Solved structure of RNA (A-site tRNA) from Escherichia coli, 77 nucleotides shown. It comes from the structure "Structure of the HrpA-bound E. coli disome, Class I". The reconstruction used 17,182 particles. Method: electron microscopy, resolution 3.1 angstrom. The entry became public in 2025. It holds a match to the Rfam family "tRNA". Clan: tRNA clan. A reference for the family is Lowe and Eddy (1997), "tRNAscan-SE: a program for improved detection of transfer RNA genes in genomic sequence", Nucleic Acids Res. Rfam classes the family as a transfer RNA. Rfam's curators write: Transfer RNA (tRNA) molecules are approximately 80 nucleotides in length. Their secondary structure includes four short double-helical elements and three loops (D, anti-codon, and T loops). Further hydrogen bonds mediate the characteristic L-shaped molecular structure. tRNAs have two regions of fundamental functional importance: the anti-codon, which is responsible for specific mRNA codon recognition, and the 3' end, to which the tRNAs corresponding amino acid is attached (by aminoacyl-tRNA synthetases). tRNAs cope with the degeneracy of the genetic code in two manners: having more than one tRNA (with a specific anti-codon) for a particular amino acid; and 'wobble' base-pairing, i.e. permitting non-standard base-pairing at the 3rd anti-codon position. The source organism's lineage runs through Bacteria, Pseudomonadati, Pseudomonadota, Enterobacteriaceae and Escherichia. The work is reported in "The RNA helicase HrpA rescues collided ribosomes in E. coli" (Campbell et al., Mol.Cell, 2025).
RNA sequence: GGCUACGUAGCUCAGUUGGUUAGAGCACAUCACUCAUAAUGAUGGGGUCACAGGUUCGAAUCCCGUCGUAGCCACCA
Numbered sequence: 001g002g003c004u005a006c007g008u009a010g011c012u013c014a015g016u017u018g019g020u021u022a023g024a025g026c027a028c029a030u031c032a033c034u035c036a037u038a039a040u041g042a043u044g045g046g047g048u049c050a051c052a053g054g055u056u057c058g059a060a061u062c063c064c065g066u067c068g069u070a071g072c073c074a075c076c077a
Stems, first nucleotide, its partner, number of pairs: 001073007010026004019057001028044002031041002050066002053063001
Other pairs, nucleotide, nucleotide, family: 008014tWH008022tWS008047cSS009010cHS009011cHS009024tHH014022tWS015049tWW018019cHS018056tWS018058tWS023047tWH027045cWW027046cWW030042cWH033039cWW034036tHS056058tWS059062tWH
C1' cells in the first nucleotide's frame, strides 16, 4: 500500500426472521450471617452500542464512509 473483523455496564463479553431501559459473569453500594471480618446469599444499575444516510408502529442492530485496534494479502526470473 489493499482486503476483512471488532468497538456494547467500571472490566471481559452475547444480543440480525423489529416488542414495551440491552443482557450474562466479574466488580461497586446496601442488607442478613459474625465477637469482628474474609467468604456466602439474594437486592439495587449505570449504558446511543465512538458519528449521522436510508427506513418504518422503530433503527445500536438492516446496511454508508471516517476514528482506533486486530488479522491476511503483495511482487521478479